[PDB]
Context: bound to proteins that are not shown
């Protein structure tokens, strides 16, 4: 030199976000306990629970130098049974008596909120051993144990007479100092004992002289101890008054000692919101742990103080105790007895039993430090030093080193041969730490004895002290000690937890919401990094985890350092008491405030420099720090106290104004209702519609007239008055506040306000009134599943007055009162002032009341001079959601209730503001055969057809609002067929993989319904290295093959649907903390997000729209099979010869573009109109489906994951069946006639099919059709007649000459076969049906209508579908209505996104807790009895050593006896805590069974907040109030 320096986050509430807000989790710490492992050393620590109950052993002795007696050893001298006897003087020993000690030293933390501790002061004491200093120590007497003798009891211990010593007891004598004192004077002490030793003496054994321990008496150190005062020193008010010796005086008493400590009078005082009383809890401090730090938790070991000793009262002794190991008394409890009587107290050391998660030896020494006794020798000491036990904690140590790789082996992973255990391991070559065995060896002992020699005190050389010096003995429980040499050998030594994110470390097997894991979010439902094992790595290590605690983080009680509009959070408002603060100038104090001295703040302990442990724990030396207190002495800015000035705050007179401020009375108009009269006559009244209701004995309209109540239209207002609740017609009385100008006064008188106290909406209570209109509650109609409600018809409380109470509201601005400062703009009320210039205006101020809006603030919305900004004063209240303004207790109330105000349980969560979609029984906007105007149909009638439903062995499965029902099926007699009966086959009708034989077929029977089975021929085949392979069979054999079996909700492909709806993405800037947002916003037009203007935003991509097809006018190539305008020959037929003109056939091409003309919009994007031109503004059709959305539809086309069945849920076969038929529904067809049937004659199309096919044409039939024969692989022939149309003739309104269903009879035709179950054909029959109810559908032009004609599929089998053409209308004023869909914008508690969310009773299981007839345990106040030991008082019964007396006797003292006070005890009655109780109420939680659907959207009746009625439940209804209510 130092003496400190110190502050981290982080998961979790949601689709995102941010904000608030709990949980939880990463540290440090323990006298720890448990699981798993465990080597060794040093230092430490070890009943935290039963202040429970204890067996046994120790834990207080000690003096013969204080003292009488009793004891046994050895000696030595005398006699001898000769080594045995008798006395004798030394040395030891010790039960009593005495002194000291026994009040330390050890142990606990039960009591004790203050008599105690912690800090810092006093005055009124006492104090054994120690130090110093003074006077002394003279002389005498009675007694007691011990002994001895009797007795009681086994004893163990009792009791009773005779003696006796002393440092044991008491006179009596003397007093430096000491007590008293009236200032003269008077009281009071003690003891011996022991070492030595000249000289005298020795009355005979000692005095004498000396020099130690000792004893009296005092005064002083120094040590302990008692007493005092002040300040500090955990909670509760759901404990507000408490106290009679109680405060405080005087006499007296009693103490070492002040003092009600005590008694007797006197007085009424003392404590108390600054918290007395009563309770609950508790040893306090120095200090420990944590914490930046303030603070927050804690009083183990170590020290100081207190206090307790089985549980309560007491007091002796003594310097000192009311005494752990003493006495006495009481209580309870244990134990020995021989029934006689006796003992005890481990919170002291070991130890036992219990208890408990848990904590050790019945260890050894006084060697050292210390205590006690002695002169000493030396003894006592569970104090202390050590030892044992335990990984409890720290700190240290090994458990081997090097090197070894062509990378052994096993394990484990693996894309299969790599990669990882890995230098790891094996091998080579070294070492002895530690434990082990042998041998040395400090220290912790300083001293004591001996012996010498000096100084002292004395007569002395002797004894005693005090020193020195050499040398010898002596003396250590630990211990076999630290520590040091040696010896043999890698030999004796390695486990724990974790590997999903917070938080370092990944994989592989097993399991399948099962096992199981979890500190939080969470993991497991077949690929689990999260369970359980392996391998593999992290992290620590003789440890290593898990519980339990305590700060921390947590600003999460915020003093340092939080909030209260919406998140939890301003009392409904005044008023004011205590208390808080409190304008400006001045003088003075020096309380708070600062400074400086001085004393204290014990050591230890933390820190910091050193020092010793081989090193660190560890010990230790000086320092620093103890941030305090206390006293003294300064300072005087400020903040207090005094004094004394001031006018900006506060208030007081006058003038003037504005107001729905209060109360009492009076009265004015309109209107409802009731009543009585005049006209009059069928309905009024309600609603979505309707019904109870009213009305012909007359309503309801209308007119005049009365009665009664309640409330004030216009004015009227984002206006006004009041604390606040709240106040509205007009007059009049009583009365409050407010505004406004100047003066004048007063002179800080102020602000807030725990407590308290006044008011205080509505509803409700209570007494006596009123009662029109309205309506809780009830009745009655509707509605509805249900209606207990909305809605309708009546309707009582009440609503109204008076006199009282209740005291609560979303009582809200969800904003406490007061002060002062901080851009502006616009308004509005009630005043001052100023300026224009004739009267309305402009500019200013002040006090309210509104709208915006810079700055600053907020999480954000948002506040913003009426702040939620910037600051100061005081109050009031939040600490997570529920339990729960709730129970007990309490005040209050007439009751309903209101206030104050828990806790156990039990969840991570629940808020706030915003954002983005969806959603709405919100809203604005437009389009579309939606609707209107039109034409034509279906629902009616017969057939066809699907379905529903019945029926059936079977009626195979699918599709089901729109967006299923002529759907799959573009065609069920067999087959298809998936289905039903019966009959059959099992490696399978089908594939791949092994193992053998056969070409593969073929021809004729026979049994069978057939599937199958048997005989029974012919063939016997292809390639070659040709020793066999190729194809097909058949035989074995197991993996398997097959399922139209199930899951469309596990998929993939594939389709509908909204809808041919118009929206859906995407960069850079820019805003915002942020999720996000702008760009797509608006004004026109368009099928159109189609254009164009406008626009913090500018571009952009898919979507639209065009690119494809196919018609309408033209061109150009091309000329048969198709075409015929001229020629020319005709059998008049493109038929020929011929012609390339035109129709057409099919490729490629042109054209239209608002192009030109004429007005619009708007200067635009568009819009209207005209000419030309086949054709004008998209000329018409097709095709072509955005982001999406609906668990749509399809496992039965096919794939395809999972699941099922395998002699069968596969496979083969006949028959049957999908065709059924009381019914009901969808979608066609054919009719009901005269715009027609019927005959009889005549016309004009498109498109497509045709070689197991279409077929001219002739014949034959009434007809379907047969036979023969032609062309045709097609512009060639063919189906083919097109039909309605058109002329003519009937028929004449009949169920007809309409219709054309059913039924008899004959017949073709495919086809193995038309019974069930085919088409068509003929003769005959001739049904309903006379134009269709409530409803419903389709079309905007070559379309509706109506009329024939072709195809796929298919042998046959179309009213069904997909094309084709002919002839061909009617009507559209316009968007109110109906339907669906698009866009902006609003509100959400919805995010799985309305198929959401979410509410309450009832049932069920489990937890927790309220109330109760009672039972019960403690504690307690009172009032009374009884009352120990003991303590103080009074007695005068009996006994009586020291004194006095000559002695009688007397003082004195004992026993007794008797009175006050007390412990415990009892009785009686009341309080308070428990615990416990039949039954009986609520809340939480789990789980989804029942009933509804209260709120979230305008939640379907907007929702909440007092309150009152009512209901099964959620609730509904009234009367007041909010906006935290969406549209106008």
């Nucleotide at each position: 030199u130092a003496a400190c320096u110190g502050a981290a986050g982080a998961g979790u509430u949601u689709g995102a976000u941010c904000a608030u807000g709990g949980c939880u989790c990463a540290g440090a710490u323990u006298g720890a306990a448990c699981g798993c492992u465990g080597g060794c050393g040093g230092c430490a620590g070890g009943c935290u629970u039963a202040a429970c109950a204890c067996a046994u052993g120790c834990a207080a002795g000690u003096c013969g130098a204080g003292c009488g007696g009793g004891g046994g050893a050895a000696g030595g001298u005398a006699g001898c049974u000769u080594g045995c006897u008798a006395c004798c003087g030394g040395a030891c020993c010790u039960a009593g008596c005495g002194g000291c000690g026994g009040a330390c030293g050890g142990g606990u933390g039960a009591g004790u909120a203050a008599u105690g501790c912690u800090u810092a002061g006093g005055a009124a004491u006492c104090u054994g051993c120690c130090u110093a200093u003074u006077a002394g120590u003279g002389g005498g007497g009675g007694a007691c144990a011990a002994c001895a003798u009797c007795u009681c009891g086994a004893a163990a211990g009792g009791g009773a007479u005779g003696c006796u010593a002393a440092u044991a007891c008491c006179g009596c004598a003397u007093a430096c100092g000491u007590c008293c004192u009236a200032c003269g004077g008077g009281a009071g002490a003690a003891a011996g004992c022991a070492g030595g030793g000249g000289a005298u003496c020795u009355u005979c054994g000692g005095a004498c002289c000396u020099u130690g321990c000792g004893c009296u008496a005092a005064u002083a150190g120094a040590u302990g101890a008692g007493c005092c005062u002040a300040a500090g020193u955990c909670g509760g008010a759901u404990u507000a008054g408490c106290u009679a010796g109680u405060u405080g005086g005087u006499g007296g008493g009693g103490u070492a000692a002040a003092g009600g400590c005590c008694u007797a009078c006197c007085a009424a005082g003392g404590c108390g919101a600054c918290g007395a009383u009563c309770u609950g809890u508790a040893g306090c401090g120095g200090g420990u742990c944590u914490g930046a730090g303030a603070g927050g938790a804690u009083g183990a070991u170590c020290c100081g103080c207190c206090a307790c000793a089985c549980u309560g009262g007491g007091a002796c002794u003594g310097a000192g105790a009311c005494a752990c190991g003493g006495c006495c008394c009481a209580g309870a409890c244990u134990c020995c007895u021989a029934c006689g009587g006796g003992a005890g107290g481990c919170a002291g050391c070991a130890g036992u039993g219990g208890g408990g998660a848990a904590u050790a030896u019945u260890g050894g020494a006084c060697a050292a430090u210390g205590g006690g006794g002695g002169g000493a020798a030396c003894c006592c000491u569970g104090a202390u030093c050590c030892a044992g036990c335990c990984a409890u904690g720290c700190c240290g140590c090994g458990u081997g080193u090097g090197u070894g790789a062509a990378g052994a082996a096993g394990g484990c992973c693996u894309u299969a041969u790599g990669g990882u255990u890995g230098u790891a391991a094996a091998g080579c070559a070294c070492u002895u730490u530690a434990a082990g065995c042998g041998a040395g060896g400090a220290g912790g002992a300083g001293g004591c004895u001996a012996c010498u020699c000096u100084a002292g005190u004395u007569a002395a050389u002797a004894c005693c002290u005090a020193g020195g010096g050499a040398u010898a003995g002596u003396g250590g429980a630990c211990g076999u000690u630290a520590c040091u040499c040696g010896c043999a050998g890698a030999a004796u030594a390695a486990g724990c937890a974790c590997c999903g994110g917070c938080u370092a470390a990944c994989u592989c097997u097993g399991u399948g919401c099962c096992a199981g894991c979890a500190g939080c979010c969470g993991c497991g439902g077949u690929a689990a990094u999260a369970c359980a094992g392996a391998g593999g790595g992290u992290g620590c290590g003789a440890g290593c985890g898990u519980u339990a605690a305590u700060c921390g983080g947590a600003u999460u009680u915020a003093c340092u350092g939080g909030g209260c509009g919406u998140a939890a959070a301003g009392c409904g408002u005044g008023c004011g008491u205590a208390g808080g603060c409190g304008g400006c100038u001045u003088a003075u104090u020096a309380a708070g405030u600062c400074g400086g001295a001085u004393g204290u703040g014990a050591a230890a302990u933390c820190c910091c420099c050193g020092a010793g442990c081989u090193u660190a724990a560890c010990u230790u030396g000086g320092g620093a720090a103890u941030u305090g207190c206390a006293u003294u002495c300064g300072a005087u800015a400020c903040u207090g106290g005094u004094g004394a000035g001031c006018u900006a705050g506060a208030g007081u007179a006058u003038g003037g104004g504005a107001g729905a401020g209060g109360a009492u009375g009076g009265u004015a108009g309109a209107a409802u209702u009731c009543c009585a009269g005049g006209u009059g006559u069928a309905g009024c009244g309600g609603u979505g519609a309707a019904a109870u209701g009213c009305g012909u004995a007359g309503a309801g309209a209308u007119c005049u007239g009365g009665a009664g109540g309640a409330a004030u239209a216009c004015c009227g207002a984002u206006g006004g008055c009041g604390a606040a609740g709240g106040c509205a017609g007009c007059c009049a009385u009583c009365u409050g506040g407010c505004c406004u100008a100047a003066u004048a006064c007063u002179g800080a008188c102020g602000c807030u306000g725990a407590g308290g106290u006044a008011c205080g909406a509505a509803a409700g209570c209570a007494u006596g009134g009123g009662g029109a209109g309205c309506a809780a509650a009830c009745a009655g109609g509707a509605u509805u599943a249900g209606a207990u409600a909305c809605c309708c018809u009546g309707g009582u409380a009440g609503u109204c007055c008076a006199u009282g109470c209740c005291g609560u509201a979303a009582a809200c601005g969800a904003u406490g009162u007061c002060u002062a400062c901080u851009a502006g703009c616009c308004g509005u009320u009630g005043g001052g002032g100023c300026c224009u210039u004739u009267g309305a205006g402009g500019c200013u101020u002040u006090a309210g009341u509104g709208g915006c809006g810079c700055a600053g603030c907020u999480a954000a919305c948002g506040c913003g001079a009426u702040a939620a900004g910037u600051a100061g004063a005081c109050c009031g209240c939040c600490u997570g959601g529920g339990g729960a303004g709730u129970a007990c207790g309490g005040u209050c109330g007439c009751a309903a209730g209101a206030c104050u105000a828990a806790a156990a349980c039990u969840c991570a969560a629940a808020u706030g503001a915003a954002u983005u979609g969806a959603c709405g029984g919100g809203g604005g906007c437009c389009c579309g055969c939606a609707c209107a105007a039109g034409c034509g149909g279906u629902g009616g009638a017969g057939c066809a057809u699907g379905u529903g439903g019945u029926u059936u062995a079977a009626u195979u499965c699918g599709a089901u609002g729109c967006a299923a029902c002529g759907c799959g099926a573009a065609g069920a007699a067999c087959c298809u067929u998936a289905c039903c009966u019966g009959g059959c086959c099992u490696u399978g009708a089908c594939a791949u993989a092994c193992u053998a034989g056969a070409a593969a077929c073929u021809u004729u029977u026979c049994a069978g319904a057939g599937a199958u089975g048997g005989a029974u021929u012919g063939g016997u085949g292809c390639c070659u290295u040709c020793g066999g392979g190729a194809a097909c069979c058949u035989a074995g054999a197991u993996a398997c093959a097959g399922g139209u079996g199930c899951u469309g909700c596990a998929u993939g492909g594939c389709u509908g649907u909204c809808g041919u709806c118009a929206g859906c993405u995407c960069g850079u800037g820019u805003c915002g903390u942020g999720a996000g947002a702008u760009g797509u916003u608006g004004g026109g037009u368009u099928a159109a997000g189609u254009c164009c203007c406008g626009c913090a935003a500018c571009g952009a991509g898919c979507g639209c729209a065009a690119c494809c097809c196919u018609u309408u006018u033209c061109c150009u190539u091309a000329c048969u099979u198709g075409c015929c305008a001229g020629c020319a020959u005709u059998u008049c037929g493109g038929a020929u010869g011929g012609g390339a003109a035109c129709u057409u056939u099919a490729a490629g091409g042109a054209u239209a573009c608002u192009g030109c003309c004429a007005g619009u919009g708007a200067c635009a994007a568009a819009c209207u109109g005209g000419a030309g031109g086949a054709a004008g503004g998209c000329g018409g059709g097709g095709a072509c489906g955005a982001c999406g959305u609906c668990a749509a539809g399809u496992c039965a086309u096919c794939a395809u994951g999972g699941c099922c069945c395998u002699u069968a849920c596969g496979g083969c076969c006949a028959g049957g069946g999908c065709u059924a038929c009381a019914c009901a529904c969808g979608u066609g067809c054919u009719a009901c006639a005269a715009u027609g049937g019927u005959c009889g004659g005549u016309a004009c199309a498109a498109a497509g099919g045709g070689u197991u096919g279409c077929u001219a044409c002739a014949c034959a039939g009434c007809g379907a059709u047969g036979u023969g024969a032609u062309g045709c692989u097609a512009a060639u022939c063919u189906c083919a007649a097109a039909a309605a149309g058109c002329c003519g003739a009937u028929c004449g309104u009949a169920g007809u000459c309409c219709g054309g269903a059913u039924u008899g009879g004959a017949g073709u035709c495919u086809g193995c076969a038309a019974c069930u179950c085919g088409a068509c054909u003929c003769c005959a029959u001739g049904a309903a049906g006379u134009c269709g109810g409530a409803a419903u559908c389709g079309c905007u032009a070559g379309u509706a209508a109506u009329c024939g004609c072709g195809g796929a599929u298919c042998a046959g089998a179309a009213u069904g579908c997909c094309g084709c053409g002919g002839u061909g209308a009617a009507u559209a004023c316009g968007u109110u209505c109906c339907c669906g869909g698009g866009c902006c914008u609003u509100g959400u508690a919805c995010a799985c996104a309305c198929c959401g969310c979410c509410c309450g009773u009832c049932a069920c299981a489990c937890c927790a807790u309220g109330g109760g007839a009672g039972u019960u345990u403690g504690u307690u106040g009172c009032a009374c009895c009884a009352g120990a030991a003991g303590u103080a008082g009074c007695u005068a019964g009996c006994c009586u050593a020291a004194c006095u007396g000559c002695a009688a006797a007397g003082a004195g003292g004992g026993c007794g006896g008797u009175u006050a006070c007390c412990a415990c005890g009892g009785u009686g009655u009341g309080g308070c805590c428990g615990a416990u109780g039949a039954c009986u109420g609520g809340g939480g939680u789990g789980a989804a069974g029942u009933c509804g659907u209260a709120a979230c959207a305008a939640g379907g009746u907007a929702g909440c907040c007092g309150u009152a009625g009512g209901g099964g439940a959620a609730c509904c209804u009234g009367c007041g109030g909010c906006u935290g209510g969406a549209u106008c």
An RNA structure (16s Ribosomal RNA) from Acinetobacter baumannii AB0057, in which 1528 nucleotides are resolved.
The PDB entry is titled "A. baumannii ribosome-Streptothricin-D complex: 70S with E-site tRNA".
It was solved by electron microscopy to 2.21 A.
Rfam match: Bacterial small subunit ribosomal RNA. A reference for the family is Yusupov et al. (2001), "Crystal structure of the ribosome at 5.5 A resolution", Science. Its Rfam clan is "SSU clan".
The source organism's lineage runs through Bacteria, Pseudomonadati, Gammaproteobacteria, Acinetobacter calcoaceticus/baumannii complex and Acinetobacter baumannii.
The entry has 48 different proteins, among them 30S ribosomal protein S14, 30S ribosomal protein S6 and 50S ribosomal protein L14.
The work is reported in "Streptothricin F is a bactericidal antibiotic effective against highly drug-resistant gram-negative bacteria that interacts with the 30S subunit of the 70S ribosome" (Morgan et al., Plos Biol., 2023).
The reconstruction used 451,971 particles.